[PDB]
Context: one part of a larger RNA, bound to proteins that are not shown
RNA sequence: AACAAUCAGUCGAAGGAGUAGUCAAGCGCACUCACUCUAACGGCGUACCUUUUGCAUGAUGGGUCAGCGAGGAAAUGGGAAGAGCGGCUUAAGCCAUUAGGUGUAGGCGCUUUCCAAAGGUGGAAUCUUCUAGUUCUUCCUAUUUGACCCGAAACCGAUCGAUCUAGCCAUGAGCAGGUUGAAGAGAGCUCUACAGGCCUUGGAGGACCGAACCCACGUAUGUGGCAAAAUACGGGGAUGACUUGUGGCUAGGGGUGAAAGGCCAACCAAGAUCGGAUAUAGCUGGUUUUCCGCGAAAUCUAUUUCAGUAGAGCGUAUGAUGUCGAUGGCCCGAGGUAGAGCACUCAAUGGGCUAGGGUGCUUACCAACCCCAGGGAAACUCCGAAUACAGGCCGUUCUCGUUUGUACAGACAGACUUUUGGGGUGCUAAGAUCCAAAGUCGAGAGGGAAACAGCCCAGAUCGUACGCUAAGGUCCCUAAGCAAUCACUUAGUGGAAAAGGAAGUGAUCGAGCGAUGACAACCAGGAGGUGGGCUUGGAAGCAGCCAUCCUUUGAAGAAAGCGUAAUAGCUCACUGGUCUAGCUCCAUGGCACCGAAAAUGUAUCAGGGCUCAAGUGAUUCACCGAAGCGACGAGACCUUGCAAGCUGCUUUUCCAAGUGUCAGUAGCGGAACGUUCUGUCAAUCGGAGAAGGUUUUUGGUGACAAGACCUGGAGAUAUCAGAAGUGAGAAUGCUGAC
Numbered sequence: 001a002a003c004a005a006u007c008a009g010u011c012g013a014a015g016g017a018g019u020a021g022u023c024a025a026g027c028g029c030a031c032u033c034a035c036u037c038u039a040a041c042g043g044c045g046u047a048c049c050u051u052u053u054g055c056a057u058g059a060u061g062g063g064u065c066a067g068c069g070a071g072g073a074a075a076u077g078g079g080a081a082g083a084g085c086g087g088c089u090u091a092a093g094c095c096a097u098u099a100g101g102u103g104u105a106g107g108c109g110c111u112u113u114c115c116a117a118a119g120g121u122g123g124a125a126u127c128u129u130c131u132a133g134u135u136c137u138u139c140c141u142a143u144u145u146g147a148c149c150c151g152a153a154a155c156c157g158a159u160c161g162a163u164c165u166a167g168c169c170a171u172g173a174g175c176a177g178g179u180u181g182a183a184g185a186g187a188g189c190u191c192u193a194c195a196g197g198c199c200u201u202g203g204a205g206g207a208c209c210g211a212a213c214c215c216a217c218g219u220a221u222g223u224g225g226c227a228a229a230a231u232a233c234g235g236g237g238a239u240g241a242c243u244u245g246u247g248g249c250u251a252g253g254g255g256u257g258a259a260a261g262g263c264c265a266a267c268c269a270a271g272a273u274c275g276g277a278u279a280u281a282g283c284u285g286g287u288u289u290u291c292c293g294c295g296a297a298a299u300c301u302a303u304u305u306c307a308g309u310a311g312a313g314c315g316u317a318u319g320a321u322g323u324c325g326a327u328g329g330c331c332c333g334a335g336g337u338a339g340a341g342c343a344c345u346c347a348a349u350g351g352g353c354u355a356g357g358g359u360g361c362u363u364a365c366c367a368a369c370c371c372c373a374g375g376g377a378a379a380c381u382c383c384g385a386a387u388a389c390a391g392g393c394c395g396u397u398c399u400c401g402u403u404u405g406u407a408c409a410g411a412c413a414g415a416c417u418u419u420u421g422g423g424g425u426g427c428u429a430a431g432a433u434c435c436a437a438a439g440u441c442g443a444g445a446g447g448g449a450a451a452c453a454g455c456c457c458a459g460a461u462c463g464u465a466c467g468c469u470a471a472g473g474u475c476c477c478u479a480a481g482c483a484a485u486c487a488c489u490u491a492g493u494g495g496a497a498a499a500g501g502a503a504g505u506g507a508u509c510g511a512g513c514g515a516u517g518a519c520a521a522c523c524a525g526g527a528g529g530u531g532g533g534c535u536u537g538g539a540a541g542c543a544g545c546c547a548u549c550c551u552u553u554g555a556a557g558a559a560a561g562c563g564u565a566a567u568a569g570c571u572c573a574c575u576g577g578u579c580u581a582g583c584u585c586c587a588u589g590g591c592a593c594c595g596a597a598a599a600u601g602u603a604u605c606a607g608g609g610c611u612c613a614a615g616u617g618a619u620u621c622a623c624c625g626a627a628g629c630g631a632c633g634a635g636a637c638c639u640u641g642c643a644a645g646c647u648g649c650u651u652u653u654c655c656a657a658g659u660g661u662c663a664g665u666a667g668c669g670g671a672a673c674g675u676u677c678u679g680u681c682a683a684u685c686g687g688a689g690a691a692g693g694u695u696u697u698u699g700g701u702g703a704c705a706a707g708a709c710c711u712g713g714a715g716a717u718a719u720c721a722g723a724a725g726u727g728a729g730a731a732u733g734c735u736g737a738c
Stems, first nucleotide, its partner, number of pairs: 009044004015038004020032003048061001050059001063738006073145013087108003093102003114119001123130001148286002151283001155276006166250009175240001177209003180205001184201003189196001213237003217234005252268001254264003289672006299312005314410001315408006324401001325397007333389001339383001340381002345377002349373004356366002358363001360361001414441005422435003446457003461634004466630003472624003475608002481621001483620006494610001500594002504591002507588002510585004521578005527551003532546003557572001560571003635662003638658004643653003673727001675724005683717003692711002695708005
Other pairs, nucleotide, nucleotide, family: 005006cWS013039tWS013040tHS014039tHS019034tWW023024cHS023029cWW024028cWH029030cHS047062cWW048730tWS049060cWW052054tHS053453tWS054453cHS055059tHS069728tWS069731tHS070286tWS070728tWH071287cWS084088tWS089104tWW090105tWH092103tHS096099tWS109132cSS115117tHS124129cWW145147tWH150284cWW152280tWH153279tWH154277tWW161252tWH161265tHS162165tWS162250tWH162255tWS166256tSS175211cWS176210tHS181203tSS181204tHS182203tHS183202tHS187198tWW188197cWW190195tWS191194tHS212238tHS216217cHS222227cWS225227tHS226230cWS251254cSS251264tWS252271tHS253270tHS257260tWS295666tHS296665tWH297411tSS297443tHH298442tHS300412cHS310412tWH321402cWW323400tWW332390cWW334388cWW335387cWW336337cHS336384tWS337385tWH338384tHS341343cWS342344cHS342375tWS342377tWH344380cWS353369cWW354368tHS355367tHS359362cWW381382cHS399401cHS400402tWS410666cSS415454tHS420426tWH425432cWH426429tHS426430tHS441453cSS444459tSS444460tHS445459tHS445627tWS446626cSS447471tSS457470cSS460663cWS469626tWH471625tHS473480tWS477606cWW479624cSS489491cHS489613tWW490611tWS491611tWW492493cHS495609tWW498596tHH499595tHS502592cWW506589cWW509586cWW514581tWS517580tHS517581tHS518580tWH518582tSS525555tSS526573tHS530558cWH535543tWS536538tHS538565tSS540566cHS541559cSS541561cWH541570tWH542562cWH542569tWH547558tWS552556tWW553555tHS554575cSS556573cWS559560cHS563568tHS601603cHS605608tWH609614tWS613615cHS646650cWW647648cSS664665cHS672703tWS673703tSS674726cWS680719cWW681718tHH686714tWS689712tWS689713tSS689714tHS690713tHS690715tSS691712tHS694709cWW729730cHS
C1' cells in the first nucleotide's frame, strides 16, 4: 500500500516502528538538531548514448549481470622541457658480465652566406672586445610500417567437390486392367486381266481411358510448420523424346543446359575451402579514471571537388618584439545609396500654336517642330542625405586581448529572429531559397513567453530557511494590489480575420436653418400660356429628341415620383394655417457591431471566472519576482603589496588584501587518483589472522583513501622511482550465467 495517474527521483515532511548513550541531583529526566528504517501529503522534474541546424522524440544502440574489449612498437624527421660536455657524440665490433669498459669509421658544428655550373667571398665593435654547438632522457606531432579499433561487396593463387542436380556412357529392372483398329493377308462379288469394293483375319501408333510409377496445374491448410518446400482434395503423362537400380565420365571463366542466366552437395551474372590477408572503405559504428585554465568553426580560395582535403580566417601552449589592441572626442577627406527630380536616355499625359496632309475660298478631320502644364525608372541623374569607411591628434581602459617565431589543433552540413521598412529569386507564399548588417542558439544553465533551441531579461566556482532588483507580474490557480485618481466599452470586445455595410456611444471644431416660429406632426393648396415643339398608332409633366422660358402668385419643376394604351388620378419639390424648442449634416481623430463555415472534444484569455472589471487610454504608489547584484562563510587562479631565502640582486616561496577572474561542444594546455609488475625488499607486516568478500563509520575538490565488526585461512608491499597487455555503460561488441 485496492479514491487515485506520468524517466519513479529530488527538496520539504505529519505519522508509525525499532533502538542507544550522557549526567547534576537526589537513583529522574531531560539532554544528545540523539541514531536507524519507513513516508501519508506538498512543490519541482519528458532516460542515457550516438548523430545532428535542432531529439522526450514516433531517429540509432543497449534484456540484465560478471569477466574481456580499441592512441600501440620500432626506426627516421619537426619541436618543447631537463641535463652532460665545451667542439660534441660514436656505429658495427672487441674484452668482460653478480657489471661494465672500450671501439674515430661515420655524423653534426666550427664553415664563408651569392651561384645552374664554373667563378667568387673584409662578421660586429673600437678602448682590457663580442665572435659555434652537440649528444642523451621525457613528452607532443610527422614519415614508413596492419598504425586507435571493428565492418564489406570483391580480386588473385592452390586444392576439394557430379553420393544433390544437368547431360552422357555401360549393365540390369519396370509399366494392373480396358479400348481403338494402320499396313499386310485371305473367302463369296466385280474387272479382258492386273487392279477395286464388301467381309474375315491381323495388331500398328512419341494412339485412347485408367492404377502402380513419373510429374507438380488449381484451391485450401500450414507459415519457428509434421516439413529450411509438407498435407488434403481434385490435376497431367502413363510403350515412350518413358520411368528407374548399380557403377562410371565431364570441374569453376570451367562443366552441363529441349535455353530459365537454369543447375554443378539446403544462398551460382562465375561453387566450396585454405592461402596473399590484418585487401581496401573520403562511409557507418565504437573509443574505458579525476579536477583545474583557455576555447572555436560551419566563411573565402582551390580541388573528378561538394559526405574529403589543402592554403587563408577563427582555437591553444610557449617565447620574442611594439606601445599597442579596443573604444570615444575633435579635425579632415572621396562619395552617388535612401529620398527626390526631369537637366540626359528610356518610358509616357493634357493643352497652345502652326507646318503640313487630306475634305467640300473653306475644312467639329488628324497635324510634325517648338511653347506651356505635368513628373515614372535596378541597369536614368540637374540634385542628394543619415549612417558607414580612410587618415592625423588627443582622452578612457592597465587589460597584450596587438604583431610575430615555434609546436598542437579542430572546423570548411549551420538554425532562427529583426514590418516584405537592406534586398534578389518565389506568389510582397513557405518553418522556401540566396546575399548584406545586428543578436541568440550552436557551445548556455537560470526567470518570463501555458507548454517552448533561435523571442524578452540575464551569463551557473561552491554553501546559507539573509537582502535588492531585471523581464514579467500583483482576484484564484500562483509569490505580490477585490491598489489610487480622471476618462472610455458593455461587444466576454478584451481573448483571431479584409474590402464593404450599418451608424451605437462619447470628445472637439465647423455648416445650415431657427421666436422674423425652425424641424417632426395635423390641415389646405401645389396653378395659367400648354396638349411647349418634334416624334408619333398614341404620346397630353412623366417611351424618345430638342427647348426648359414666361405669367399670375402665398406658392408651385414645361415635373421629382408613381401610375395610365394615351388621357385620368394620387403624391413630392414649393407655399399658407395650427402647434413649440431647438433641429439636420460636415470635419478630425476615441471605443464598440455585422461581414466570420471543417472535420476524436469545449478547443482563438492556459483554466476558473471577470463589466458590481480582474477590459481600454492616461497619471501614480507600494510590493512580488532570476543561478543578475549585494551580505556572510569557503576554494582555485591572478594582481598588488609585504617579508624571507637566492645569486638572479632578482627568481622562487610564505602571508595579507582585492566591487579582480572562474557556463562551455570540437579542441589545446596544466595538475592528479587507481590497477598489474619491478627495484628499494634475505626489509616491513601477518594464528596479536594476509589477500579477497559483505556491512558500517570517518576523511579529501575528485578519481579515491582509511578505521572497526563479520567472513576467510596464507600471503601482502610503506616511501620514492621505474615498466605498461593500466581504468567500461553502450561497438545489432565477445564468452559465460540468468
26S rRNA, nucleotides 668 to 1418 from Brassica oleracea var. botrytis: 738 nucleotides with solved positions.
The entry is indexed under mitochondria, mitoribosome, assembly factor, plant, RIBOSOME.
It holds a match to the Rfam family "Bacterial large subunit ribosomal RNA". For this family Rfam cites "Crystal structure of the ribosome at 5.5 A resolution" (Yusupov et al., Science, 2001). Its family is annotated with ribosome and structural constituent of ribosome in the Gene Ontology.
The PDB entry is titled "High resolution structure of B. oleracea mitoribosome".
The structure was determined by electron microscopy at 2.11 angstrom resolution and released in 2025.
Among the 84 different proteins in the entry, which are not shown, are uL23m, mS33 and bL35m.
Lineage of the source: Eukaryota > Streptophytina > Spermatophyta > Pentapetalae > Brassica oleracea.
The 2025 paper behind the entry is "Structural insights into cauliflower mitoribosome in translation state and in association with a late assembly factor".